[PDB]
Context: one part of a larger RNA, bound to proteins that are not shown
RNA sequence: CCAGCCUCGGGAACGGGCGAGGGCCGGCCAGCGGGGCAAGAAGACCCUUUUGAGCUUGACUCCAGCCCGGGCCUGUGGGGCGGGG
RNA sequence: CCGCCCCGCUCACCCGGUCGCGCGGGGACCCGCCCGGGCGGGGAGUUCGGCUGGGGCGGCGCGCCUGCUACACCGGACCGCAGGCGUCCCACGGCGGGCUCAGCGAGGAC
RNA sequence: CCUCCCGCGGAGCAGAAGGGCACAAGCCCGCCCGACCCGCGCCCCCCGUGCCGGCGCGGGCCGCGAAAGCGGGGCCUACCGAUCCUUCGCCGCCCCGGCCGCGGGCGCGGAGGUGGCAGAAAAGUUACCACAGGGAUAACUGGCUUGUGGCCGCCGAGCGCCCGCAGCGACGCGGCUUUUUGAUCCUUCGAUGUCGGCUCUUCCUACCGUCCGCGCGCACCGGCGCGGAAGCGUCGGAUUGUUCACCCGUUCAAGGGAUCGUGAGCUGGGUUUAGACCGUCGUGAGAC
RNA sequence: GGUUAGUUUUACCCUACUGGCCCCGGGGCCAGAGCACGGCGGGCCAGUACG
RNA sequence: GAGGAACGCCCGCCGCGGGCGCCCAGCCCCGCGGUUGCCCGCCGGGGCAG
RNA sequence: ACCGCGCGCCCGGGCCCGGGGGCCUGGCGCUGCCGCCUCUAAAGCGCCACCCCCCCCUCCGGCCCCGCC
RNA sequence: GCCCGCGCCCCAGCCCCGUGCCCCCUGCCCGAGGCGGCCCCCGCCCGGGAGGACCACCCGGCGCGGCGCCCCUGUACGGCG
RNA sequence: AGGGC
RNA sequence: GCGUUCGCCCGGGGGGCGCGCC
RNA sequence: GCAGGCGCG
Numbered sequence: 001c002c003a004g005c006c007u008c009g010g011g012a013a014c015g016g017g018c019g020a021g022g023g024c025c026g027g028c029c030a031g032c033g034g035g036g037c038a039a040g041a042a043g044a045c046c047c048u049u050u051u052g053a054g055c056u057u058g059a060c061u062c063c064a065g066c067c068c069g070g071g072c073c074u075g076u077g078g079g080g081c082g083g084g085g
Numbered sequence: 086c087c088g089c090c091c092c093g094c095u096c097a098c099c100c101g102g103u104c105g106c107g108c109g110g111g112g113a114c115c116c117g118c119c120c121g122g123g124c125g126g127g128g129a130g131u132u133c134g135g136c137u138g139g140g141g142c143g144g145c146g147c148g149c150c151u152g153c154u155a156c157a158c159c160g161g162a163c164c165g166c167a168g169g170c171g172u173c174c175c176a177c178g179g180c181g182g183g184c185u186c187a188g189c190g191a192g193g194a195c
Numbered sequence: 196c197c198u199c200c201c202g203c204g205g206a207g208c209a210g211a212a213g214g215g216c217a218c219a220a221g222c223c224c225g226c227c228c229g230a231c232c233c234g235c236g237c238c239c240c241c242c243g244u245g246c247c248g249g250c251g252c253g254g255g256c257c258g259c260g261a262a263a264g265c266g267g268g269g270c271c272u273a274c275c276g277a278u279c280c281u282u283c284g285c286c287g288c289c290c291c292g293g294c295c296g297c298g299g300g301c302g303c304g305g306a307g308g309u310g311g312c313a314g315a316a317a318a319g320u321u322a323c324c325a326c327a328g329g330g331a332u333a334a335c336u337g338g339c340u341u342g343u344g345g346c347c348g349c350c351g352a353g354c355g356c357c358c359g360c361a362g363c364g365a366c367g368c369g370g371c372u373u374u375u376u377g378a379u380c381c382u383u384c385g386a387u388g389u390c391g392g393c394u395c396u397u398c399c400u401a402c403c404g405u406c407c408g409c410g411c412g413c414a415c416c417g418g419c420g421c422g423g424a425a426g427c428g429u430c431g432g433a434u435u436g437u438u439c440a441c442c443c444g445u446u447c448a449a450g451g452g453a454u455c456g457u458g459a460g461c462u463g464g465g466u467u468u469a470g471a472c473c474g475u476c477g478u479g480a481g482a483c
Numbered sequence: 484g485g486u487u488a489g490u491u492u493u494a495c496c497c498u499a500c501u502g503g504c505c506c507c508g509g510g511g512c513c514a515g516a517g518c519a520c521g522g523c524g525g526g527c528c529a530g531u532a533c534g
Numbered sequence: 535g536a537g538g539a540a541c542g543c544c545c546g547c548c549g550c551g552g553g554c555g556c557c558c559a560g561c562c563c564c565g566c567g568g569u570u571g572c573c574c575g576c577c578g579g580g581g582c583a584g
Numbered sequence: 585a586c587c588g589c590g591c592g593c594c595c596g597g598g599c600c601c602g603g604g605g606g607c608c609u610g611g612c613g614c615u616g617c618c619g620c621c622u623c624u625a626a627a628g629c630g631c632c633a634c635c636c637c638c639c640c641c642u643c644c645g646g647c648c649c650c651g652c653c
Numbered sequence: 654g655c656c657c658g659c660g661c662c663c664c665a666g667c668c669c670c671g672u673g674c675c676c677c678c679u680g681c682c683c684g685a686g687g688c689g690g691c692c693c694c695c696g697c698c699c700g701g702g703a704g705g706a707c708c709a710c711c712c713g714g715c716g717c718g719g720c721g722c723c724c725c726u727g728u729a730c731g732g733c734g
Numbered sequence: 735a736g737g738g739c
Numbered sequence: 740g741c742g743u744u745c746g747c748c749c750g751g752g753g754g755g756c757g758c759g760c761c
Numbered sequence: 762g763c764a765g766g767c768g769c770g
Stems, first nucleotide, its partner, number of pairs: 005022005026505006034498003038493002046329003051325001053321004059131005065124008075094009098111004134147001135145002143164001148170006171312001172209001173269002178227007186205001188201001190199004207216002210274001212272003229256001231255008244313001257266003280307005286302005337381001340377001342376001344372006353363002390464001391462003395456001396453005403428003406423006430444003434440001470487007508650005515643003520549008533537001550602005558596001560594001565589004570583005604638003611631004651695001654692001656690003696769002699713004716763007723755004731748005738741002
Other pairs, nucleotide, nucleotide, family: 002016cWH010015tWH013338cSS014336tHS029706tWS032499cWW033034cHS033498cWW036459cWH045333cWW049326cWW050315tWW052324cWH056479cSS057059cWH060126tWH064125tHS073116cWW074115tWW075096cWS095113tWH097112tHS097114tWH103105cWS125127cHS131317tWS132318cWH133319cWH146166cWH151212tSS154163tHS155162tHH156161tWW168211cSS169273tWS176178cHS176228tWW176230tHH185219tWH186206cSS187202tHS189200cWW204217tHS206219tWW215220tWS216219cSS219221tHS229266cSS239247cWW240246cWW260262tHS260263tHS276309tHS276314tSS277309tWH278308tWH309314cWS319480tSS321323cHS333384tWH336382cWW339378cWW341343tWS343375cWW351365tHS352364tHS354359tHS355361tHS358412tWW359364cWS380381cHS388491tWS394457cWW400425tHS402424tWS403425tWH414533cSS415532tWS424634cHS429449cWH433441cWW435439tHS445448tWH446522cWS457460cHS463491tWS469489tHS477479tHS477480tHS494496cHS503707tWS513645tWW514644tWS519550tWS528541tHS529540tHH530531cHS530538tWS531539tWH532538tHS534535tHS534536tHS559595cWW559597cHS561593cWW562590tWS562591tWH569585cWW596597cSS596598tHS608633tHS614624tHS615625tWW616626tHS617623tWH619621tHS624625tSS625627cHH655691cWW659687cWH697767cWW704709tWS705708tHS727728cWS727750cSS727751tHS729751tHS736743tWS737742tHS
């Protein structure tokens, strides 16, 4: 999906359908929660992928920022120290 | 001639006060720019092995070697068993010659 | 320490194990550097590719030996390394409009290394979370197994004043069960609601009281052992989420199964997201 | 390892089950299916059998 | 010795199960009574306060 | 609105009701052999349990008797 | 009211009493009484209730409205003192 | 009848 | 003349989902 | 007192 009653067996090791048994006109209502591995979500746990992201830092490789030095901007005078000759 | 260091002045450059109403302060240093060194999870990008009686902690049959598993050609698995390797030696190597080792037994002053 | 005699290796040969070796492959002495140069091929592993390792040759130059010979290390099976780059050494060639000197490059060979060893340059955390998937793979039912748990037999050293078997029963040996816990990974990850209690029903017998028989170390009373037997009964409370356990009380109080029965029946105490505190641990984010 | 706070969703389908229905005289029989009297005391026996 | 039973018959209780209302206990559809606030002018008699 | 009592009814904390047979297990016996004896077994016979089956009790397809024919 | 069929010893098996057979044509030429079977045969609505979700079930010219008894509550309004 | 006014 | 409440008429008045007869 | 026995099939 199609359908809708059970027990055992075998079976992807717990069948409504398969093997063997036991039941059962057909059509409906008020209730009910045993089943339909009932519905609702491409498991959120766990693992794999040479798929991510948030966070940290003594991972790797870097950037702003800040500190420091020379130079240009850049005038006009006076002095001391040392070196090389 | 070369390298440093210091300190005047004002005129560049910079800061105040004032309704420019009867005034100052700094100063060739600071800033700015170029290049150089240091700090720098504040921030950026990226990575964070594998095998495996699930993964992880552990281990390393992840590159090699011997014996056994292995069933008499070859080959043959496991995070099967007992183990080893990343070295050491100008002699502990090459050649020639000579020699015979470990020991048992019996002997020989302390 | 010396001497004789016998001495198949019972020694030694660097280091594992196996194999090999006696006028030697061991020990001692003498001289040496084949632990060289140039160029090829094969074996092992194997796709008949590479790499380690080994073996066989052609030609130089040597060593020892009277000589024949032997020698590319240490008896054999292990002891190690691509491309690009760097560095060094032979003999040369090029720098493209020419020539010269510096310098640069190229052909051959070694060295610097990849042990995760056919060879990326690389730390954590997530309980805030993820994506694609996976029953190829754990956490829960079920299945196989039965070590462990639990139950039942056989024998008969002993115990029982005597007396192996009323009741017991060591050292051993043989089974069963799936109500314990493991072992495994067959089914389920486009989801089988995952602990207990409450409520309610049904089943098993490996029988605790009651029923019917036997036995006793059965005088009575009261106990204990066995066979048949699953009809009825197995309760009320204190602490704990507890299954369990432990005590108090009574008509004195067995053990289990049903998807570890039972959440579209409940409850939600536990476990089991996101808030928060403590202790130990971590530099930290965080973990238990 | 300990501690405290933390949303428990949906049945009207099918089957199962419980009852109820699909108009037909009075009185009865019974195939099938269901099932239900256990336990504890007291009096007498008896302060007896037994010791 | 201390102690201390049984077959049977009769009488109760517990648990369970099937019914019933006479008594006793529980309940109240609109019956009777009592009572608060407001409203219907007071009295009588009534309404609202689910 | 709230408070007391309360009929018919429904209810429990109240009241009534629950007494029967059969076949036999595990056994214990009788008679008696394979076996000159002994023997509950081997043919044969007796007694036999809260268990099991039937009665009572609840439901009850179908059927039967009798009416009008 | 209809229809259909045509067939009766019993009891033993280590007495088994004379066995170790019959039937064997349901049309294939059979076809009625007695004895055994078969089919048929029967209202609801409507209203109450001891019955009830709806239905069903048990009853039936119901009920409405009075009067008496009996119960429940607790002594009415008013009048007088 | 009735505490009282 | 006002006055809650009291006694008598008065086990009265009200009510009925049971019972009996129209 | 008032009333009470209905249409289908």
Molecule: rRNA 28S, nucleotides 1848 to 2694
Organism: Giardia lamblia ATCC 50803